Solved structure of RNA (p2dsRNA) with a sequence from Homo sapiens, 24 nucleotides shown.
The reconstruction used 957,706 particles.
The source organism's lineage runs through Eukaryota, Sarcopterygii, Boreoeutheria, Simiiformes and Homo.
It was solved by cryo-electron microscopy to 3.2 angstrom.
Protein in the same entry: Antiviral innate immune response receptor RIG-I.
Wang and Pyle published it in Mol.Cell in 2022: "The RIG-I receptor adopts two different conformations for distinguishing host from viral RNA ligands".
The entry also models zinc ions.
[PDB]
Context: bound to proteins that are not shown
C1' cells in the first nucleotide's frame, strides 16, 4: 500500500 | 433497508 472483520456513531 | 464516519483487530 491493499483486503477483510467487529464495535460504536451520523445521515436519507 | 442502503450508503458514510471513526475506533479497534486480523490477514496478504
Nucleotide at each position: 500500500g491493499g483486503a477483510c472483520g467487529u464495535a460504536c456513531g451520523u445521515c436519507g